Method: X-ray crystallography, resolution 3.3 A. The entry became public in 2005. Diels-Alder ribozyme: 49 nucleotides with solved positions.
RNA sequence: GGGCGAGGCCGUGCCAGCUCUUCGGAGCAAUACUCGGC
RNA sequence: GGAGCUCGCCC
Ligand code: DAI
Numbered sequence: 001g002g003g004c005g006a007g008g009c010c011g012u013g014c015c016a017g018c019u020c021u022u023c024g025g026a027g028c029a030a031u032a033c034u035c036g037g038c
Numbered sequence: 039g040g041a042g043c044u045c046g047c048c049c
Base pairs, nucleotide, nucleotide: 001049002048003047004046005045006044007043008038009037010036011035014040015039017028018027019026020025033042034041
Other pairs, nucleotide, nucleotide, family: 012032tWH013031tWS014031tHS021024tWS
C1' cells in the first nucleotide's frame, strides 16, 4: 500500500443523485472516524 | 455513489 475488521452515544447533513420548478429556487431519501456535543 | 484518517489483522 490493497483487502477485509474496528472507529461508542446524540446531533447537523457537502457534492453528485432523485422529485419538482414559474429557472431565482423548492423538496426526497442516504450521508462525519472526520463537523458540534456527550 | 464521490475524499481523507487511525488502529488492528491478512496478502
Ligand atoms: O462533507 C461531507 C462529505 C465528505 C465526503 C464524504 C464522502 C466522500 C467524499 C467526501 C466528507 C464525508 C464525511 C466526513 C467528512 C467529509 C460527506 C462524506 C461522507 O463519506 C459528508 O458526509 N460530509 C459531511 C457534510 C455534511 C453537511 C454538514
The entry is indexed under carbon-carbon bond, catalytic mechanism, Diels-Alder reaction, ribozyme, RNA.